[PDB]
Context: bound to proteins that are not shown
RNA sequence: AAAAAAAAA
RNA sequence: UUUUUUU
Numbered sequence: 001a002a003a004a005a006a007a008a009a
Numbered sequence: 010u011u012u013u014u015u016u
Stems, first nucleotide, its partner, number of pairs: 001014005
Other pairs, nucleotide, nucleotide, family: 004010cWW
C1' cells in the first nucleotide's frame, strides 16, 4: 500500500 | 484498529 471488518462530543 | 496479501 491492497483486501475484509469496525466509531464518539 | 484486527485478519489475508505485497512492499